[PDB]
RNA sequence: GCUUCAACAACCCCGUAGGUGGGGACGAAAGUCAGCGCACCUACUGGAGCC
Ligand code: NAD
Ligand code: GTP
Numbered sequence: 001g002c003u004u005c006a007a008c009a010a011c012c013c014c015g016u017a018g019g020u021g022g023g024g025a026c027g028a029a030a031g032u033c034a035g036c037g038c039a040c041c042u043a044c045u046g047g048a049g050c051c
Stems, first nucleotide, its partner, number of pairs: 001050006012037001013035001015044007022036001024033003
Other pairs, nucleotide, nucleotide, family: 006007cHS006008tHS023034cWW027029tHS027030tHS
C1' cells in the first nucleotide's frame, strides 16, 4: 500500500467517530427522541492475509 475482517461485548448481533439516502415512535405542527438489529460512504482503532 491493497484486500478482508471485529476477538474484546451483561443471550445472540453490535470496533470508534462522522456522513448520506430512507425509516420508526412521539407531536396539531415546528420538530423531538432512541442500540433505527435498513442500505451505503469516509476516516480512524485493533486483527489477519497479500505486494
Ligand atoms: P469471528 O469469526 O467473528 O472473528 C474472526 C475475526 O475476529 C478475525 O478474523 C479478526 O478479524 C477478529 N479478531 C480476532 N482477534 C482480534 C484482535 N486481537 N484484535 C482485533 N481483531 C481481532 O469470531 P467467532 O466468534 O469465533 O465467530 C465464529 C464462531 O462463532 C463460530 O465458530 C461459532 O462457534 C460461534 N458462533 C456462536 C453463536 C452463538 O449463538 N453462540 C452464533 C454464531 C457463531
Ligand atoms: O506504518 P506504515 O504502514 O509503514 O505507515 P508509514 O507512516 O510508515 O508510511 C506509509 C507508507 O508506507 C505507505 O504509503 C506505503 O506505501 C508504505 N508501506 C508500509 N508497509 C507497506 C506494505 O506492506 N506494502 C506496501 N505496498 N507499502 C507499504
The RNA (18GAAA (52-MER)) has 51 modelled nucleotides. Crystals were grown from: 0.1 M MES pH 6.5, 1.6 M MgSO4. Bound small molecules: nicotinamide-adenine-dinucleotide (NAD) and GUANOSINE-5'-TRIPHOSPHATE (GTP). The depositors describe the entry as "Crystal Structure of the Domain1 of NAD+ Riboswitch with nicotinamide adenine dinucleotide (NAD+)". The structure was determined by X-ray crystallography at 2.39 angstrom resolution and released in 2020. An Rfam search finds the family "nadA riboswitch" in it. Chen et al. published it in Nucleic Acids Res. in 2020: "Structural distinctions between NAD+ riboswitch domains 1 and 2 determine differential folding and ligand binding".